[PDB]
Annotation:
Released in 2023, the model rests on X-ray diffraction data to a resolution of 1.64 A. The RNA has 24 modelled nucleotides. The 2023 paper behind the entry is "Insight into the structures of unusual base pairs in RNA complexes containing a primer/template/adenosine ligand". Crystals were grown from: 0.02 M magnesium chloride hexahydrate, 0.05 M MOPS, pH 7.0, 55% v/v Tacsimate, pH 7.0, 2 mM hexammine cobalt(III) chloride. The depositors describe the entry as "GpppA dinucleotide ligand binding to RNA UC template".

RNA sequence: U
RNA sequence: GACUUAAGUCG
RNA sequence: U
RNA sequence: GACUUAAGUCG
Numbered sequence: 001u
Numbered sequence: 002g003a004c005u006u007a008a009g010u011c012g
Numbered sequence: 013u
Numbered sequence: 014g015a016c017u018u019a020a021g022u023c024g
Stems, first nucleotide, its partner, number of pairs: 002023010
Other pairs, nucleotide, nucleotide, family: none
C1' cells in the first nucleotide's frame, strides 16, 4: 500500500 | 475480507 | 416491533 | 436487507  | 458499536441513505 |  | 460513513476487533  | 468479515465482524462489532454508532450515524446516514436506499429498499 |  | 443492502450500501456509505466514523471508530474498534479478528483473519